[PDB]
This is an experimental structure of RNA, with 60 nucleotides shown.
Primary citation: Shelke et al., Nat Commun (2018), "Structural basis for activation of fluorogenic dyes by an RNA aptamer lacking a G-quadruplex motif".
The PDB entry is titled "Structural basis for promiscuous binding and activation of fluorogenic dyes by DIR2s RNA aptamer".
The entry also contains Fab-Heavy chain and Fab-Light chain, not shown here.
Crystals were grown from: 50 mM MES, pH 5.6, 10 mM MgCl2, 1.8 M LiSO4.
Keywords: Fluorescent aptamer, Fab, DIR, RNA, RNA-IMMUNE SYSTEM complex.
RNA sequence: GGAUGCGCCUUGAAAAGCCUGCGAAACACGCAGCUGGUGAAUGACAGCUAUGGCGCAUCC
Numbered sequence: 001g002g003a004u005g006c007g008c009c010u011u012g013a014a015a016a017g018c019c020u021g022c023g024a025a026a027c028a029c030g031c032a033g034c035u036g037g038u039g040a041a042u043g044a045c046a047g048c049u050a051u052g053g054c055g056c057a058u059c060c
Stems, first nucleotide, its partner, number of pairs: 002059008012019001018043001021031003032049005
């Protein structure tokens, strides 16, 4: 350097506002979808599809 496999991130919440994840990202700009859960004003999310990354392990 080549293969495979595992994991992780790629938000959430909705009129507004506020808070919050990611994008090199305190302001400004950008962030697709599914099932369930939550919200009578509350961030409260869980498991995933897709797309972009990142780390670990095996194997030649």